[PDB]
RNA sequence: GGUUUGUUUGAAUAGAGAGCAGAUCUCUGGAAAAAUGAACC
Numbered sequence: 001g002g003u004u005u006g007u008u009u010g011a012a013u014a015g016a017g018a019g020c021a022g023a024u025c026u027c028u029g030g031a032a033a034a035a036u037g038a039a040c041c
Stems, first nucleotide, its partner, number of pairs: 001041009013029006
Other pairs, nucleotide, nucleotide, family: 019024tWH
C1' cells in the first nucleotide's frame, strides 16, 4: 500500500409508502464513503 470483516456517523443513489398537486416528509437496502480495531497478502 491492497483486500476482507465488525463497529462508528455523515453524504448521495435506488425502492416503497403518505399529504389532491405546487418541486415535501418518513422508513428500508443485500453495498459504498470517512474514521477506528482485527485478520490476510

Shown are 41 nucleotides from a PDB entry: RNA from Dengue virus 4 Philippines/H241/1956. The depositors describe the entry as "Solution NMR Structure of 5'UTR Stem Loop B in DENV4 Flavivirus". The structure was determined by solution-state NMR and released in 2020.